[PDB]
RNA sequence: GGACCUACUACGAGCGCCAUUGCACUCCGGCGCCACGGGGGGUCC
Numbered sequence: 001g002g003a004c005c006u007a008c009u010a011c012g013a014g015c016g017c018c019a020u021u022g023c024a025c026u027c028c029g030g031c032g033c034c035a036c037g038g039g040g041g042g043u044c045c
Stems, first nucleotide, its partner, number of pairs: 001045006008039002011037002014033002017030002
C1' cells in the first nucleotide's frame, strides 16, 4: 500500500415518528432506525 474481519464509536450522510406557522441576517428541538462513507481495534499477503 492492498484483502478479510470486529462484544468498539453514530463523527459525517441517509430514513421514518413527535413537537413546530415561527422576523432573521454568527450558531445546533427531541427520541428512535441505519456503519453507505468515515473513525478506532484486528488477523493476514